[PDB]
Context: bound to proteins that are not shown
RNA sequence: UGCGACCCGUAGAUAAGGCGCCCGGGGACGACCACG
RNA sequence: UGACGUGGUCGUCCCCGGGCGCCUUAUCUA
Numbered sequence: 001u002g003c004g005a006c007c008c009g010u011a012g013a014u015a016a017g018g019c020g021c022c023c024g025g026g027g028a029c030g031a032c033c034a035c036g
Numbered sequence: 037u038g039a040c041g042u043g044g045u046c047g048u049c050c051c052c053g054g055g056c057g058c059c060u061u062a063u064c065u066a
Base pairs, nucleotide, nucleotide: 013063014062015061016060017059019057020056021055022054023053025051026050027049028048029047032044033043
Other pairs, nucleotide, nucleotide, family: 011066tWS031045cWW034042cWW
């Protein structure tokens, strides 16, 4: 100093996990007033 | 001497979500 036939070769961000538990769509309210 | 319906009122209020959990673990590498 001329080379490297490369900082390259591989390899699932995967496994498991219920959006769940509770809670009356309710309480009050005469289809009424006049008889033409 | 005898006709069928005429006005009035159409929902008024209360409540309108509260509580619990808000990420656990495994390897962290070739």